An RNA structure from Geobacter, in which 83 nucleotides are resolved.
Ions in the entry include magnesium and potassium.
The PDB entry is titled "3',3'-cGAMP riboswitch bound with c-di-GMP".
The structure was determined by X-ray crystallography at 2.12 A resolution and released in 2015.
The 2015 paper behind the entry is "Structural Basis for Molecular Discrimination by a 3',3'-cGAMP Sensing Riboswitch".
Bound small molecules: GUANOSINE-5'-DIPHOSPHATE (GDP).
Keywords: riboswitch, 3', 3'-cGAMP, spinach, RNA structure, c-di-GMP, RNA.
RNA sequence: GUACACGACAAUACUAAACCAUCCGCGAGGAUGGGGCGGAAAGCCUAAGGGUCUCCCUGAGACAGCCGGGCUGCCGAAAUAUC
Numbered sequence: 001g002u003a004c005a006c007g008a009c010a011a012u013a014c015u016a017a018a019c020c021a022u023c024c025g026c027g028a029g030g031a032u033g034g035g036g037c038g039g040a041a042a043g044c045c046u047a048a049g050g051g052u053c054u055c056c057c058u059g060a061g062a063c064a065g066c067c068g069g070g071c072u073g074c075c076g077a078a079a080u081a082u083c
Stems, first nucleotide, its partner, number of pairs: 001082003006076002014039002019034006037065001043071004049067002051063005
């Protein structure tokens, strides 16, 4: 040099918990603005991978910022792998 690997007291972008306001929903929760605990995929997909949560509990819903899986993206220190 290269990398689907690795993850800096680096640099470039991004995102945004609790809480607050407003709208929606019986609810779990969602949206928008603030806020900033966090996130190297906390981007998207998977709720029939596992799961947790809600209600009008034979059933209908919520969550992808719980753990997994798939598809993809920014940078290039140290280590690892490979020319």